[PDB]
RNA sequence: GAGGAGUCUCA
RNA sequence: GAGGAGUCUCA
Numbered sequence: 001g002a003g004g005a006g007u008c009u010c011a
Numbered sequence: 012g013a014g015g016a017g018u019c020u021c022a
Stems, first nucleotide, its partner, number of pairs: 001021004007015004
Other pairs, nucleotide, nucleotide, family: 005017cWW006016cWW
C1' cells in the first nucleotide's frame, strides 16, 4: 500500500 | 462519508 470479520466516536 | 484502539490474510 490492498482486502476480511468484530468495536467505539463524529457526520 | 470522517476519525480512535485492537484483530486476520496479502504487499